Shown are 34 nucleotides from a PDB entry: RNA (hARF1 SBS dsRNA) from Homo sapiens. The PDB entry is titled "Solution structure of Staufen1 dsRBD4 - hARF1 SBS dsRNA complex". The 2020 paper behind the entry is "Staufen1 reads out structure and sequence features in ARF1 dsRNA for target recognition". The entry also contains Double-stranded RNA-binding protein Staufen homolog 1, not shown here. NCBI's taxonomy places the organism under Eukaryota, Opisthokonta, Deuterostomia, Craniata, Homo. NMR data were recorded at pH 6.5 and 308 K.
[PDB]
Context: bound to proteins that are not shown
RNA backbone atom coordinates (compact mmCIF):
# COMPACT_ATOMS: atom_id res chain seq x y z
C1' N A 1 0.00 0.00 0.00
C1' N A 2 -3.66 -3.85 -0.90
C1' N A 3 -7.03 -8.17 0.23
C1' N A 4 -10.44 -11.31 3.64
C1' N A 5 -14.34 -12.89 8.01
C1' N A 6 -18.22 -12.02 12.07
C1' N A 7 -21.28 -9.72 15.54
C1' N A 8 -23.43 -6.52 20.32
C1' N A 9 -26.83 -1.82 20.52
C1' N A 10 -29.99 1.34 17.41
C1' N A 11 -32.59 2.53 12.74
C1' N A 12 -34.78 1.82 7.50
C1' N A 13 -37.16 -0.26 2.79
C1' N A 14 -40.25 -3.53 -0.62
C1' N A 15 -43.58 -7.48 -1.51
C1' N A 16 -48.10 -10.66 1.17
C1' N A 17 -51.40 -15.96 -1.73
C1' N A 18 -52.97 -12.85 4.88
C1' N A 19 -49.08 -18.41 5.95
C1' N A 20 -45.80 -14.97 5.66
C1' N A 21 -41.83 -13.73 2.62
C1' N A 22 -37.41 -10.75 0.40
C1' N A 23 -33.50 -6.97 1.42
C1' N A 24 -30.33 -3.16 3.67
C1' N A 25 -27.94 0.43 6.71
C1' N A 26 -25.98 3.30 10.99
C1' N A 27 -22.92 3.05 15.38
C1' N A 28 -19.58 0.23 18.34
C1' N A 29 -16.28 -4.17 19.21
C1' N A 30 -12.91 -8.68 17.79
C1' N A 31 -9.92 -11.40 14.22
C1' N A 32 -6.85 -13.20 9.80
C1' N A 33 -3.55 -12.82 5.02
C1' N A 34 0.40 -10.62 1.32
RNA sequence: GGCAGAAGCUGCCUCUUCGGAGGCAGUUUCUGCC